[PDB]
Context: one part of a larger RNA, bound to proteins that are not shown
Molecule: 28S rRNA, nucleotides 431 to 1311
Organism: Oryctolagus cuniculus
RNA sequence: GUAAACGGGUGGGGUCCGCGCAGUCCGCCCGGAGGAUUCAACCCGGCGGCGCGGUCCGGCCGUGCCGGCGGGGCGGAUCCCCGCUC
RNA sequence: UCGGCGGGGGACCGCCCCCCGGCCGGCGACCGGCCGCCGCCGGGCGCAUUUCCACCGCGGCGGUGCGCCGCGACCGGCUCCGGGACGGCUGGGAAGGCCCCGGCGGGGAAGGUGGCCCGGGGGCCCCGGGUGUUACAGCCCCGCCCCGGCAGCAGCAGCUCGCCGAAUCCCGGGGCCGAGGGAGCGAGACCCGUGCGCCGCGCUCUCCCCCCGGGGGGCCGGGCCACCCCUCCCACGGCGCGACCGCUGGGGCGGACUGUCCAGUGCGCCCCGGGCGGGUCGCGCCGUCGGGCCCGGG
RNA sequence: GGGCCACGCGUCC
RNA sequence: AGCGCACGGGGUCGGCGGCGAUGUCGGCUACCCACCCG
Numbered sequence: 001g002u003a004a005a006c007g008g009g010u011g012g013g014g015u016c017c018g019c020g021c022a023g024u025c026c027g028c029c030c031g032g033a034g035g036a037u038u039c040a041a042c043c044c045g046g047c048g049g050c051g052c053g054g055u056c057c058g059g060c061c062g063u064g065c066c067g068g069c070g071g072g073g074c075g076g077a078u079c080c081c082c083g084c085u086c
Numbered sequence: 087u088c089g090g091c092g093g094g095g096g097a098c099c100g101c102c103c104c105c106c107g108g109c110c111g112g113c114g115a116c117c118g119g120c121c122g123c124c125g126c127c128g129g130g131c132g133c134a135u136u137u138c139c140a141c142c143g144c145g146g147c148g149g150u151g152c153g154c155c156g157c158g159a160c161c162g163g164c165u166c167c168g169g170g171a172c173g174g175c176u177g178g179g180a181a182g183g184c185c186c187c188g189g190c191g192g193g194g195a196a197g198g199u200g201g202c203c204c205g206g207g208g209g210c211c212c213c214g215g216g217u218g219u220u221a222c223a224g225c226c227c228c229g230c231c232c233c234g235g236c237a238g239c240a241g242c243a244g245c246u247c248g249c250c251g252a253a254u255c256c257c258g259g260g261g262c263c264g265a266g267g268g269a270g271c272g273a274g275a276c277c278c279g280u281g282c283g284c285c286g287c288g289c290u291c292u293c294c295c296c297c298c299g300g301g302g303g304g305c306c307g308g309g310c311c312a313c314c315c316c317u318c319c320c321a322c323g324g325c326g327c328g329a330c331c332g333c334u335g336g337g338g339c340g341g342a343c344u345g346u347c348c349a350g351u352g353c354g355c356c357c358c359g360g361g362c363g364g365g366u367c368g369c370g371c372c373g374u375c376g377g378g379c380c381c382g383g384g
Numbered sequence: 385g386g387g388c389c390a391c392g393c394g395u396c397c
Numbered sequence: 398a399g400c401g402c403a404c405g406g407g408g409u410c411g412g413c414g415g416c417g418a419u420g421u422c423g424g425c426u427a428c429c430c431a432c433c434c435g
Base pairs, nucleotide, nucleotide: 006435007434008433009432010431011430012429013428016424017423018422020421021420025149026148027147028146029145030143032142034139035138036137042130043129044128045127046126047125048124049123050122051121053120056119057118058117059113060112061111062110064109065108066107067106068105070104071103072102073101074100075099076098078097080094081093082092083091084090086089153416154415155414156413157412158410159409160408161264162263163262164261165260166259167258168257169256170255171254172251173250174249175248179247180246183236184235185234188231189230190229191228192227193226194225202216203215204214205213206212207211270280271279288402294304295303296302297301298300309388310387311386316382319377320376321374322373323372324371325370326369327368328367329366330365331364332362333361335358336357338355339354342351343350344349345348
Other pairs, nucleotide, nucleotide, family: 020023cHS021022cHS023417tWH024150cWW031142cWW037134tWW038136cWW039136cSS040132tHS041131cWW079096cWW112116tWS134136tHS152155cWH152414cWH173253cSS176240tWH195224cWW196219tWH198199cHS198218tWS199221cWH200218tHS201217cWW208211cWW220221tHS238241cHS239241cSS240248tHS250253tWS265407tHS266407tWS269406tHS285405cWS289400cWW290399cWW291398cWW317381cWW318378cWW337356cWW341352cWH403405cHS418419cWS
C1' cells in the first nucleotide's frame, strides 16, 4: 500500500481573530472628605393641558330639522304672448 | 279673425344657494375670549441641618454576569437498581420439625437391617447369593389418642413449591434535565408600602402544669368500633319440617282396542299408601374478623 | 387499650 | 386572627478553587490531516 471522493462523531496541526492576559458594571442607602450660587416656599411674566364654568359669553358649521307678506338660480312627463302651414 | 303648430312667459311643485329667525349637536376629522385648577419655563428673592456635582470603602440591598478551566451543596421532574419491615388467600396451604418410632393396638413387603447358611480376602472386618418381617436399621398403611399436644408460616433452613398489596410502606445508590419568568399581599378612599405568593399538609401563641434553651408528657365530655355477658332486620351457604305446582304404583267404576289357548294394553272419573326431583312461600337450628355511620340496651 | 375531618348557647317537632 | 416551617402553581446557592503579557486562554463554522461507523 484496499482508485478517488462523501455523511455523522471526535482528535491533532495550521490560519488569522477575539486586540481577552487580572475580569462586570448600573441604580438605592450610609460614612467622611470636599466644591457650589443651590432646595423647598412666595412675587412677576409667558406657554400648555383640563373643565361636569354643574347650563359663563360670543363666533363657525351641519352628511340636522322647522318657519318665509322671502329672494335668486335651475329642473319638471303640473298647468297668456311672438312667428309660421291651412 | 277664429280652430292647429314651434318657441318665450307667468303660476305651481321639487332641489340648491343666500337673508335670516327658533331648537339640536359639535369645535376630540372642525373655536376663540373671560373664570377656576394644575403643570412647565424664564427672572427676583430665600440663602444653607435645604438642594446639586466630584471621590473612595472591595460598606450594605436589588439586577446582570462568573475572562478561561473546574468543583461542591440542596430542591424538583424523568428513569434504572438495591436494602429493610408489614399483611391477605389457599385444602382457612401442602409438606416438614419436636414430644421414645410422640403413645397404644393391628397389619404389609423389600431398594432385606440384625441373625442364620454358603462362597472368598486377609484372618477378624468387608464384598456377593438365599430365607426372613424389624431382630442390634428402617419404610408404608389403618383406627383411637381434642385435626393427640407445641411453635411457626408460602418461615432469613434469604431457594421446598404460588398469587399478590386501599391485604404496603420506609430508606438509599447511579444517570439525564431545570424549560417557564410582574403568580401578588395588606394599610385598603380611616393609605401608598411591601413582593416568599395561589392551591395544598400541618408548627407555635392569644389556658395552665411536669421531667430532663430543644425535645417528650397531659388537661373534659360525647358517640362509634377493640374482649365477655343479651337481643332485632336483611344478605349468602348448609341442615330438618310443612304447603302449592311437576314426573312416574294399588283398588274401584265406565267404555274401547288387541291376541291362529282365555291373556294383555292405553284412555275418562274418583279414593289413596307412596317414590323421585326443580321452583316459590312459611318456619326451627348452625356458620360469616357479614350488611345496616358494625340495629339497640345494661 | 386505640383512632376520630366531632366542639358552642336557646326554642319547636 | 397573626407568626414562622414546608415532598406545595418547571433552579437556586445570601457556595467555592485555580491560572492568565511574550508565552498563555478561547474561537461552532470555514484550511489541512488521522481513526471508527455508514